[PDB]
Record summary
The depositors describe the entry as "Structure of human Dicer Platform-PAZ-Connector Helix cassette in complex with 13-mer siRNA having 5'-A and UU-3' ends (2.6 Angstrom resolution)". An RNA: 26 nucleotides with solved positions. The structure was determined by X-ray crystallography at 2.6 angstrom resolution and released in 2014. It was solved together with Endoribonuclease Dicer. Ions in the entry include phosphate. Crystals were grown from: 0.2 M sodium chloride, 0.1 M sodium/potassium phosphate, pH 6.0-6.4, 10% PEG8000, VAPOR DIFFUSION, HANGING DROP, temperature 293K.
C1' cells in the first nucleotide's frame, strides 16, 4: 500500500 | 444516516 475495525472531527439553517 | 477528513488498531511469516 490492500482489505477490515473502532475513535474524534468537518458540511446543510 | 450520506458525503468528506484525520487519528488509533487488527490481518499475511
Nucleotide at each position: 500500500a490492500g482489505c477490515g475495525a473502532a475513535u474524534u472531527c468537518g458540511c446543510u439553517u